[PDB]
Context: one part of a larger RNA, bound to proteins that are not shown
Molecule: 25S rRNA, nucleotides 2361 to 2992
Organism: Saccharomyces cerevisiae
RNA sequence: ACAGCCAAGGGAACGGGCUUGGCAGAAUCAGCGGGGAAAGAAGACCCUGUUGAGCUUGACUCUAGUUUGACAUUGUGAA
RNA sequence: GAGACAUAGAGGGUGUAGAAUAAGUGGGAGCUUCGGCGCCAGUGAAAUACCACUACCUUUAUAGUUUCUUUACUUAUUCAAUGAAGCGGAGCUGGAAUUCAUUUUCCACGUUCUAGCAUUCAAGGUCCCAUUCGGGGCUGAUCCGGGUUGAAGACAUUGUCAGGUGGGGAGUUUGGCUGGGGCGGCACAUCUGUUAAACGAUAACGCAGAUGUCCUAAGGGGGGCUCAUGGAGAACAGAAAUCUCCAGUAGAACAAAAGGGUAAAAGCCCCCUUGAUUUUGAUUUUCAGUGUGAAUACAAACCAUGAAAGUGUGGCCUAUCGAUCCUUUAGUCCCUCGGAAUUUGAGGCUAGAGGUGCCAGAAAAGUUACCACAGGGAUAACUGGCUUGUGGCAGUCAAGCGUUCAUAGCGACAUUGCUUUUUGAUUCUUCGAUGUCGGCUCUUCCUAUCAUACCGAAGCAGAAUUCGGUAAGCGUUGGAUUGUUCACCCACUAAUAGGGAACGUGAGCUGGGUUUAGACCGUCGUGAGACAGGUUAGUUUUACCCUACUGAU
Numbered sequence: 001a002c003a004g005c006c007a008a009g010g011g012a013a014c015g016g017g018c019u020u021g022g023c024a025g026a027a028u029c030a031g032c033g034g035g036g037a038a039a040g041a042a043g044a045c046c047c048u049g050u051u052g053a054g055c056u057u058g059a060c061u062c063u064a065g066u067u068u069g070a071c072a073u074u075g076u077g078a079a
Numbered sequence: 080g081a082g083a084c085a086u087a088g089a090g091g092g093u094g095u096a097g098a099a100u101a102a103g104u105g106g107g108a109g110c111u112u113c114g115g116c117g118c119c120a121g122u123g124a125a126a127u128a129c130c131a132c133u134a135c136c137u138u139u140a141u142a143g144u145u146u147c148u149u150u151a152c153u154u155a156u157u158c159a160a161u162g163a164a165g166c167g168g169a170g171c172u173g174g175a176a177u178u179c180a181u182u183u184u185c186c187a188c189g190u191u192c193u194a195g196c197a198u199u200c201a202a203g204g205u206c207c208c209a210u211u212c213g214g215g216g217c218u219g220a221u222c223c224g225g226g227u228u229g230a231a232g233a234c235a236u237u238g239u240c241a242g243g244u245g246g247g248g249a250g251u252u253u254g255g256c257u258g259g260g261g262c263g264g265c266a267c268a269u270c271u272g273u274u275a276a277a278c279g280a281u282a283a284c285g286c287a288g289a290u291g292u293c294c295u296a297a298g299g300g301g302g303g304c305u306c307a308u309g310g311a312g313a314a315c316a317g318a319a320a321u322c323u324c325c326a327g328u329a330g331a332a333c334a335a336a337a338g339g340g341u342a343a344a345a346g347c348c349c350c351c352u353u354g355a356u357u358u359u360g361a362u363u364u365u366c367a368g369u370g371u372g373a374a375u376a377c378a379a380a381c382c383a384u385g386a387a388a389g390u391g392u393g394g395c396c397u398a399u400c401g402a403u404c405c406u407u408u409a410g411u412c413c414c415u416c417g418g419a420a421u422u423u424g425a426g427g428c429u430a431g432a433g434g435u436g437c438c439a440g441a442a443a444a445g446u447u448a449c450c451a452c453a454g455g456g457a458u459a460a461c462u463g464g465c466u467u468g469u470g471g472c473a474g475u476c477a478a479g480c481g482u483u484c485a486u487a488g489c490g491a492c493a494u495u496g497c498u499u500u501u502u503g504a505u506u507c508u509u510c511g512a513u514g515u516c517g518g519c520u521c522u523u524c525c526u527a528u529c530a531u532a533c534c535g536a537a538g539c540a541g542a543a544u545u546c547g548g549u550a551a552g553c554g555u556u557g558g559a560u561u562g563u564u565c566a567c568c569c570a571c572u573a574a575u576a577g578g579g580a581a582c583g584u585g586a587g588c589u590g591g592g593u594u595u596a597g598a599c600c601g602u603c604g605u606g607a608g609a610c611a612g613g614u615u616a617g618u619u620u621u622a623c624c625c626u627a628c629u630g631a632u
Stems, first nucleotide, its partner, number of pairs: 002016001005022005027632005034626003038621002046455004051451002053447004059251005065244008075152007083144002086140002089137002103132001106129001109116001111115001157230004166224004172187004203218006254267001255265002263284001268290006291438001292334001293394002298352007306330001308326006332341002335399001337397003356380003361375004369439001382391003405433006413427004463507001464505001466503001468502001470498006479489002516591001517589003521583001522580005529554001531552001532549006556570003560566001597615001599613002601610003
Other pairs, nucleotide, nucleotide, family: 001017cWW004036cWS010015tWH013463cSS013464cSS032627cWW033034cHS033622tWS033626cWW036586cWH043045tHS045459cWW046259tSS047458cWS050441tWW056606cSS057059cWH057605cWS060246tHH064245tHS073236cWW074235tWH075233tWH082145cWW088138cWW091092cHS091133tWH091136cWW092135cWW093094cWS094124tWW095123cWS097098cHS097101tWH097121cHS097126tWS098121cWH101125tWS102134tWS105131cWW108117tSS108118tHS109117cWW111114cWW114115cHS121126cWH153232tWS153233tWH155232tHS155234tWH156235tWS161163cWS171188cWW178183tWS201220tHH202219tHS245247cHS251443tWS252444cWH253445cWH256284cWH258284tSS264266tHS270336tWS271337tSS274283tHS275282tHH276281tWW289398tWS291436tWS293297tWS296353tWW296355tHH300384tSS300389tWS305344tWH306331cSS307327tHS317320cWH329331cHS329342tHS331344tWW340345tWS341344cSS344345cSS344346tHS354381cWH354391cSS357392cWH359377cWW360376cWW365371cWW379392tWH385387tHS385388tHS401435tHS401440tSS402435tWH403434tWH415417tWS435440cWS445607tWS447449cHS455510tHS456460cWH459510tWH462508cWW465504cWW467469tHS469501cWW477490tWS477491tHS478490tWS480485tHS481487tHS484538tWW485490cWS514619tWS516562tSS520584cWW528530cHS529551tWH530553cWW530573cSS551553cHS554574tSS555576cWH559567cWW561565cHS571575tWW572574tHS584587cHS590619tHS596617tHS598614cWW604606tHS604607tHS622624cHS
């Protein structure tokens, strides 16, 4: 997806469908919350990626700022 | 002030001791008024009048000038204020100075009981007008310089470059394997024995170990000898000191793991030596038949050793190690610098070294409990599956316990099992999500039966008990503490048995716990932060579909 009753088996090691059994009779109404490993989201935990971002520091490499030196601005007297 | 240098010039000259206070030089003796001075003469470190250069140190000058340090100047630059108003200098006056006829000096330059007022080119004085009822100069209110005033000053400022500092900020990085990942280890480049299953190859974080060295000999040749050990003997001397003999197939030694190999040696001692050399190719292992490492056999040389055959291209063999780029050395002293040369410099060619151990070789710290993305069930944390060491529950044997007696009740040393309510082990399913611990509620199931029913056994007299059989029909509680599962106590009870059902059960609840984001503490961390450590606050969504079930047509 198609759908809608189970038990066991095997099976991607818990089937609504497959196998073997149980069984199985139109159309339905109100409730209900066992199941549909119900729905809501390309798990938010974990790992991988030679994918990031925020934050930190003695990571690597830099930088604004600041400090120090020289040259220029830069002239004129005296000892 | 300490000087340096050019330009005009002047200058003037230790020791000793020639015959003079001597700083040098070769000329060798008269210009001259002088035999004065050198001279044929001593000597002096040096010969001497003539100084030739004026080398070395003195004096002025010359808008002749480059130096370092201090110190001034103002006009650059800088700062501040004002409606750019009184600045600088010289005065007049008055006072102090008992200030000299001397501005030698200095001080002052109309305002201080009072919350009034202060302005009209200013009143007065003096001169002029053509004065028209007023107007205009000087003065009142000294003159001059037009520098608004004060600070500051070639410093600072600004520009460039250079060193330092600089998580304030920017960018980036923060290996791999791995019974998840992390920590650990290196199984990442290698070596020995085994696993390895008698060719070769062969895995695991298999087993037992080892490598990043060491050696001028511990390499090469030759010669002589035989080692470990045991036995028997010799003063001290004995379990060991040295000497002697016998036996000694290696039980020793060979640098280092282990394996192999080796006895007139590959071991020990001794003699000589640098083959641990040069130039190429070829080959083996790893292998893609690439590289690197290591090794093999030749060739062409030069050598070493030995009498010689021969041996030797490092270590008896199997491990002991390194691309490009860059630098550097050796060799050729060869090629190029492209308009032509020489010399430096640089670049080439051939061979090494400096190193990548993550060892076919990036240059690299953390944290995220604020987190993000692509994914992964190739991979953990829940369920399920396999296993059953561990947990739990059974059995067999019977040495013993049980006063006597293995088995009423137990039962050692051993041993055979079952279960999946423990925990390990695995990683098969699920990461485009199977809602997670506990409790509450409710149903059902299992038996390995606590109670109740009926029985068997006892070391069962009764009573109360203990073991066992059928048996899960029926029950198995109320509470203090803890979120608890578990536990522990109180109390009732006939008894308060154990479990399963996706560790039953969250679209049934709750949300105390874990397990987002806030916050506090302790330890850890430099820090951000960490803690299966404590503490506190923290949104629990949807059924109306199918089935199931309960009732209803």